An RNA structure (A-site tRNA) from Escherichia coli, in which 77 nucleotides are resolved.
It holds a match to the Rfam family "tRNA". Rfam describes the family as follows. Transfer RNA (tRNA) molecules are approximately 80 nucleotides in length. By type it is a transfer RNA. Rfam links the family to the GO term triplet codon-amino acid adaptor activity. Rfam 15.1 lists 5,335,975 matches to the family in 14,413 species. For this family Rfam cites "tRNAscan-SE: a program for improved detection of transfer RNA genes in genomic sequence" (Lowe and Eddy, Nucleic Acids Res, 1997).
The organism belongs to Escherichia, within Bacteria.
The reconstruction used 17,182 particles.
Among the 55 different proteins in the entry, which are not shown, are Small ribosomal subunit protein uS4, Large ribosomal subunit protein uL24 and Large ribosomal subunit protein bL21.
The PDB entry is titled "Structure of the HrpA-bound E. coli disome, Class I".
């Protein structure tokens, strides 16, 4: 230089025949256990899904190019 894949809770990641906030584990706050903790058990949620084109009862998802990262693809006689 070219082609592909990601970007989602504080972290690691699912969620493509549209369903009333977008979900799981780790973490954080409280509560019960204790003499006091570690651990255990449940409870609570905080998130345009990095930015702006179509479309609908609706677009984080259908599927545009940027921004960062990751991977394959490149000479010849």
């Nucleotide at each position: 230089g070219g082609c592909u894949a990601c970007g989602u809770a504080g972290c690691u990641c699912a969620g493509u025949u549209g369903g009333u906030u977008a979900g799981a584990g780790c973490a954080c706050a409280u509560c019960a256990c204790u003499c006091a903790u570690a651990a255990u058990g449940a409870u609570g949620g905080g998130g345009u899904c990095a930015c702006a084109g179509g479309u609908u009862c609706g677009a984080a998802u259908c599927c545009c190019g940027u921004c960062g990262u990751a991977g394959c693809c490149a000479c010849c006689a």